[PDB]
Context: one part of a larger RNA, bound to proteins that are not shown
C1' cells in the first nucleotide's frame, strides 16, 4: 500500500384499470423454548422467572525471623525400673524441630455474586480546584531513657447453653508520658508545639552478672518533603416516556460570622437579604442499571445492554455507628421487624444476591467433581500455607465451526411398489453382483507441550576485621502436571456402527393416485373442502435442507407505512372560519471591523477487547493472536475571511408617511320616501269565496270575496342589477345627512431594512339558540284540524306559537368551501369585465400606451386522472397548520370555557381486511 465492494420485491379492495392505503411473506438474528430425530470432534455459551425461602459440605488466612509460652506428635539432656544387662520401657525438662489454645501484626473494603434501588445524588465525554492516599518507590534526617497494665495461665464461680464474673500473677515490635524537633503544624513576627521498636544471621581481637556487651550484615521503626497508584468533590454538554402532570421550593436562593470535613461547599448553626427553578418542560407520575458494545440496516437510523471489560448500586427488611490508610462493611458489631431452629421457659443462635446442590416458581437453564501444575492474590526472610479467583473436568445439538456415515464400477434398466391412453414410464446405477479404501468410531502400542522455579551442593564477585553471614551471578545434581488412557503418531481387523426433518395452490423450488364428501379437517396473507381435491388424509414420485429440520415468541429489516438522508394536505386522511400579534424561525444592499458558527492544521484526550485491513499459530475451520486503520466526538494553540452571525458606518430597489384626486351594497348612528301585505271604521253590492292532482278542513246571508275612502302598524327595499362592486372573513342592495374605515392612480418630496411569518394569547366571526326589556306586519320549527295512504308522528291544504324585527349581553359554530395557508420572485398567449391615468390626433366610449382588481378559454408544464395553468394545482424561497387504514370516534373520561344547549382539547379495549380517490 490496505482499512472494504452499496440499496430486488411479492400477494390481496375491483367485473376490468389507474392511484392511495392498511395487512401479510419471502431476509438476518436470539441466553431461546416446544415436537420429531440424533454419529464424532473443536471453541464458546447454559435461572431472561421468586432481589422466593434455604438443608449440608465448602468459598479467608496467615506469621514462632513480634510476645509469654508447651496442649500434641518427634527428637535430644538427665535420672529410674527392669534388664532387650543389651538396651527398652516409664518418669523430669521449652533444651529445639515445631506447634493447639491466646496477646500482637497485616490481610478480611481485594477477589467472587446480583441488578432490588437509582431518570440523576448515578453514567458517558471534556474541563477544573479546596483534597486524603496502607502496601511499593527516591531523597534527606532520627531511632535516647523510663513507666503502669493486660490477655494467656491458676484458684472460686453463675449459667441448660449461648456467654459470663471475681481475685492473683506474666510478656512484647500492645499501651503511655519523659527527652529530643525542624525544609513539620499555628503565628506577620517574636515565640510556642508534636515520634520513634524492635527482631534475625554470624563472628576474629577484648570485656563479662556467662546471659550477653562488642562488631559487621539483613530486615523492620518514626518524622517532613516527593513520586506512583487508588479515592473524595466541582463544572459544562450528553444520557427514557407522560402537559388528560403547569407551577415548585423557607435551609429553599444568597450574604455575613461561628461550628465541622481530609477538602470546597447550606455540610451544619445564628441573623440579614426575598430570593431561586419553571414551555430550552420545572414539579409529579410510569418505566430503567449506565458505558464500551452486540442485533439489524446500503447507510441514515431503528432496536437493545445476556457472555467478555470500565463504572455505580446492593448483601434477609430498615436504620445506626465502630474499628481503619481504606467500610457506614456478603460470609465483621449494635438496634428494631418478619421467617427458621435450640431451650431446662429465664433465655439463646441464623441469613447461598459466593461454588456446588435443595425446595417452590417457570416454557425453560448444568455436578452437593478435580486441582492450586500454570496466571494471580493474601500473609510470610523464605521453606510454605491459604484461596469455589482460576485452571480443568461432568451434563446439554443451545450456538457457531469442521469431518463422517463409504468409493469406483454395475441393465437381466432384476423384483417388488406406484401410475398407465396396457404398449409402457417411473422408482434407477438405485439395489444386487464384483473391485477396493478405513477417516471418524472400537481394541492395541507409542508419545510433545502447557515447567517458569523452587530445593540442595559448588565456584566467582560484593560487603565487612573476617576467606564468616547475607547478596547477586555462572555451573552440577535429584526433582515439580489437576487436566491425563492428553495432543499428536503407529498398528489391527472389516464397509463394517452411523439420515432424518420440512415442504410441493400463487406468492416459493417441488406433481400424480386413492379416501373422504362444506364432512373431517388445512390455513402465514389470498382462501381450500358441497362426488373427477396438485390446498384436507394416506401412498408413489419430486423439491429444500440436513445432526440437525420445523413451529412458537422477540427485534430490525423489507415499510419512502414518523420520510434528516426520504413523504404529503382541491377531490384519496391532512390548510385553523378570519385576522392581529408577543416568544420563536427566517432576512434587500455596500464598505469596514470582530472571529462566534464554518474551514485548515498541530496537540491533548477518545481504555483494553470487539468491527474492519494486513499477517501469524491450531493438519483446516470456527478459535487465539501481532502490527495498523477506524473510534465520526470534546478541548486547546495557531492560522483563513468567502458564506452566515455580532458592532460601526451608509444606500434605496423591500417597507412606510405627506400633497392632489378617483370609484365602491366597507362600517357605525339618526332621519324620510314609495309600492305591497295585513287589521280596523265606513260606502256600493249579492252567493259564493278560498284551496287541490282531486279534495276537504277553512270563510261567508250575523252579508263574505269583490271595488272605493279614511286610518294604525311593522318588516323588507321591484326596476337599476351586471360570473358588477366594496370587505381580513362573516358579509354587505331605496334616498339624505353625521361620524368614520379601507384600497387605487398621477407627478414628486422625505425616513432609510424600519421587513415577513407567527406556537401560545387576542379580536372580529352566518344562521339556529339562550337572558333582560321591548316590538310584532308577512313568514313559520312546534302545535292543531283536513287530506294522501295499507299505515302518513311527512310531502300536499287551511291554520298557528317561539323565533325571524330592535337594544344591551352570551354562544363561537356550518359544505364558515376556490373543500386550495401566508408573504416574496420567476415562467408562452387569447377573449371579456370593472376603475384610474399618459400621449396623438378632425376624436358616436378617434388611435397608441401604462395601473389595480375580476371572469371564462387555453400551451409548456405539474397531476392517479379529473383538472390547474402569470389570480398555478408550474419552477423555487421564508414560516406557520395539519395527517399517518377503515370502524370503534371527534365518541368516552379528565381539564378549561359557557346560564343552557353545548364548544375545545382527546383516548383505548374490541373488531375487518378491507375503506377510499379518480376514471372505463
Nucleotide at each position: 500500500a490496505a482499512a472494504u465492494u452499496g440499496a430486488a420485491g411479492a400477494g390481496u379492495u375491483u367485473g376490468a384499470u389507474c392511484a392511495u392505503g392498511g395487512c401479510u411473506c419471502a431476509g438476518a438474528u436470539u441466553g431461546a423454548a416446544c415436537g420429531c430425530u440424533g454419529g464424532c470432534g473443536g471453541c464458546a455459551g447454559g435461572c431472561c422467572u421468586a432481589a422466593c425461602a434455604c438443608a449440608u459440605g465448602c468459598a479467608a488466612g496467615u506469621c514462632g525471623a513480634a510476645c509469654g509460652g508447651u496442649a500434641a506428635c518427634a527428637g535430644g539432656a538427665a535420672g529410674a525400673a527392669g534388664c532387650u544387662u543389651g538396651c527398652u520401657u516409664c518418669u523430669u525438662u521449652g533444651c529445639u524441630g515445631a506447634c493447639g489454645a491466646g496477646u500482637g501484626g497485616c490481610g478480611g473494603a481485594c477477589g467472587g455474586g446480583u441488578g432490588a434501588g437509582u431518570a440523576a445524588u448515578g453514567u458517558c465525554u471534556g474541563g477544573g480546584a479546596a483534597a486524603c492516599u496502607g502496601c511499593c518507590u527516591g531523597a534527606u534526617g532520627g531511632a535516647g531513657g523510663g513507666g503502669g497494665a493486660u490477655a494467656a495461665c491458676u484458684a472460686c464461680u453463675g449459667g441448660a447453653a449461648a456467654c459470663g464474673g471475681u481475685a492473683g500473677c506474666u510478656a512484647a515490635u500492645a499501651c503511655c508520658g519523659c527527652a529530643u524537633a525542624a525544609c513539620g503544624u499555628c503565628g506577620c513576627a517574636a515565640g510556642a508545639c508534636c515520634a520513634a521498636a524492635g527482631a534475625g544471621g554470624g563472628g576474629g581481637a577484648c570485656c563479662u552478672u556467662c546471659g550477653g556487651g562488642c562488631c559487621u550484615c539483613u530486615u523492620g521503626c518514626c518524622a517532613u518533603c516527593g513520586g506512583a497508584u487508588g479515592u473524595g468533590c466541582c463544572c459544562a454538554g450528553a444520557u427514557g416516556g407522560g402537559a388528560u402532570u403547569a407551577g415548585c421550593u423557607a435551609g429553599u436562593a444568597g450574604g455575613u460570622g461561628g461550628g465541622g470535613u481530609a477538602a470546597c461547599g447550606g455540610c451544619u448553626c445564628a441573623c440579614c437579604u426575598a430570593g431561586g427553578c419553571g414551555a430550552c418542560g420545572a414539579u409529579c407520575c410510569c418505566u430503567a442499571g449506565c458505558u464500551g458494545g452486540u442485533c439489524u440496516g446500503a447507510g441514515a437510523g431503528g432496536a437493545u445492554g445476556a457472555c467478555c471489560a470500565g463504572c455505580c448500586a446492593c448483601a434477609c427488611u430498615g436504620g445506626a455507628a465502630c474499628u481503619g490508610a481504606g467500610a457506614c462493611a456478603c460470609g465483621g458489631u449494635c438496634c428494631a421487624g418478619a421467617c427458621u431452629c435450640c431451650u431446662a421457659c429465664g433465655g439463646g443462635a441464623g441469613g447461598c444476591a459466593g461454588c456446588a446442590g435443595u425446595g417452590g416458581g417457570g416454557a425453560a437453564u448444568a455436578u452437593u467433581g478435580c486441582a492450586c501444575a500454570a496466571u494471580g492474590g493474601g500473609c510470610g526472610c523464605a521453606a510454605g500455607c491459604c484461596u469455589g479467583a482460576u485452571g480443568c473436568a461432568g451434563c446439554c445439538a443451545u450456538g457457531c465451526c469442521g469431518c463422517g456415515u463409504g468409493u469406483a464400477u454395475g441393465a437381466a434398466g432384476a423384483a417388488g411398489g406406484c401410475c398407465u391412453u396396457c404398449g409402457g414410464g417411473u422408482u434407477g446405477u438405485a439395489a444386487a453382483g464384483u473391485a477396493c479404501u478405513u477417516u471418524c468410531a472400537g481394541c492395541g502400542g507409542g508419545g510433545a507441550g502447557g515447567a517458569a522455579g523452587g530445593g540442595a551442593g559448588u565456584a566467582a564477585a560484593g560487603u565487612u576485621a573476617a576467606u564468616a553471614c547475607c547478596u547477586u551471578u555462572g555451573c552440577u545434581c535429584a526433582u515439580u502436571g489437576a487436566c491425563g488412557u492428553u495432543a499428536c503418531c503407529c498398528g489391527c481387523a472389516g464397509a463394517a456402527g452411523a439420515a432424518g426433518c420440512a415442504c410441493c395452490g400463487g406468492c416459493u423450488a417441488a406433481c400424480u393416485c386413492c379416501g373422504u364428501g362444506c364432512c373431517a379437517g388445512c390455513a402465514g396473507c389470498c382462501g381450500c373442502g358441497g362426488u373427477a381435491a396438485u390446498a384436507c388424509g394416506g401412498a408413489g414420485g419430486g423439491u429444500g435442507c440436513a445432526a440437525g429440520c420445523g413451529u412458537u415468541a422477540a427485534u430490525c429489516g423489507g415499510a419512502a407505512u414518523u420520510a434528516c438522508u426520504g413523504g404529503g394536505c382541491g377531490u384519496a386522511a391532512a390548510g385553523c372560519g378570519c385576522a392581529c400579534g408577543c416568544a420563536g424561525g427566517c432576512g434587500g444592499u455596500u464598505u469596514g471591523u470582530u472571529a462566534a458558527g464554518u474551514c485548515a492544521g498541530a496537540u491533548g484526550u477518545g481504555a483494553a477487547a470487539u468491527c474492519c485491513c494486513c499477517g501469524g499459530g491450531c493438519u483446516c475451520a470456527a478459535c487465539c493472536u501481532g502490527g495498523g486503520a477506524a473510534c465520526u466526538g470534546c478541548a486547546u494553540c495557531u492560522g483563513a475571511u468567502a458564506c452566515u452571525g455580532g458592532c460601526a458606518a451608509g444606500c434605496u430597489u423591500g417597507a412606510g408617511u405627506c400633497u392632489c384626486g378617483u370609484a365602491g351594497a366597507g362600517g357605525g348612528g339618526g332621519g324620510u320616501a314609495g309600492a305591497a301585505u295585513u287589521c280596523c271604521a265606513g260606502g256600493u253590492g249579492u252567493a259564493g269565496c278560498g284551496g287541490u292532482g282531486a279534495a276537504a278542513u277553512g270563510c261567508g246571508u250575523a252579508g263574505a270575496g269583490a271595488u272605493c275612502u279614511g286610518g294604525a302598524g311593522g318588516a323588507a327595499u321591484a326596476c337599476c342589477g351586471g360570473u358588477g362592486g366594496c370587505g381580513a372573513a362573516g358579509g354587505c342592495g331605496g334616498c339624505c345627512c353625521c361620524c368614520u374605515g379601507g384600497a387605487c392612480g398621477a407627478a414628486g418630496a422625505c425616513u432609510g431594512a424600519c421587513g415577513c411569518u407567527c406556537a401560545g394569547g387576542u379580536g372580529c366571526g352566518a344562521a339556529a339558540g339562550c337572558g333582560u326589556g321591548g316590538g310584532g306586519a308577512g313568514c313559520a320549527a312546534a302545535c292543531a284540524g283536513g287530506a294522501u295512504u295499507a299505515g302518513a308522528u311527512a310531502c300536499c291544504c287551511u291554520g298557528g306559537u317561539a323565533g325571524u324585527c330592535c337594544a344591551c349581553g352570551c354562544c363561537g359554530u356550518a359544505a364558515a368551501c376556490g373543500a386550495u395557508g401566508u408573504c416574496g420572485a420567476c415562467u408562452u398567449g387569447g377573449a371579456g369585465g370593472u376603475u384610474g391615468u399618459g400621449c396623438c390626433c378632425u376624436u358616436g366610449a378617434g388611435g397608441c400606451g401604462u395601473g389595480g382588481c375580476u371572469u371564462c378559454c387555453g400551451g409548456a408544464g405539474c397531476u392517479a386522472a379529473c383538472g390547474c395553468g402569470u389570480u398555478a394545482a408550474g419552477u423555487c424561497g421564508a414560516c406557520c397548520g395539519c395527517c399517518u387504514g377503515g370502524g370503534g370516534a371527534g365518541u368516552a373520561c379528565g381539564g378549561c370555557c359557557g346560564c343552557a344547549a353545548g364548544g375545545u382539547u382527546a383516548a383505548a379495549a374490541c373488531u375487518c381486511a378491507a375503506a377510499u380517490g379518480a376514471a372505463u